[PDB]
Context: bound to proteins that are not shown
C1' cells in the first nucleotide's frame, strides 16, 4: 500500500487528502 473509526474539500469522493487504531 491494505482495513477501519473520524474530519477536509463550493454537493450524489467507497474512489483524493488529515488524524488516530490495526
Nucleotide at each position: 500500500g491494505g482495513c477501519a473509526a473520524c474530519g477536509g474539500u463550493u454537493c450524489g469522493a467507497u474512489c483524493c487528502c488529515g488524524u488516530u487504531g490495526c